[PDB]
Notes
An RNA: 35 nucleotides with solved positions. The work is reported in "Binding between G Quadruplexes at the Homodimer Interface of the Corn RNA Aptamer Strongly Activates Thioflavin T Fluorescence" (Sjekloca and Ferre-D'Amare, Cell Chem Biol, 2019). It comes from the structure "Crystal structure of the Corn aptamer in unliganded state". It was solved by X-ray crystallography to 2.9 A.
C1' cells in the first nucleotide's frame, strides 16, 4: 500500500479511523489472504 470481512455517522455510496481533505457529522470496526 492493495482486496474481503467488520463496521458508528439524521452521509457510508470515497479516502480517512479524534485522525484524516478535517476549518463538519460519525469515532464504530481493528480478523483473514497479497504486495
Nucleotide at each position: 500500500g492493495c482486496g474481503c470481512g467488520a463496521g458508528g455517522a439524521a452521509g457510508g455510496a470515497g479516502g480517512u479511523c479524534u485522525g484524516a481533505g478535517g476549518a463538519g457529522g460519525u469515532c464504530a470496526c481493528u480478523g483473514c489472504g497479497c504486495c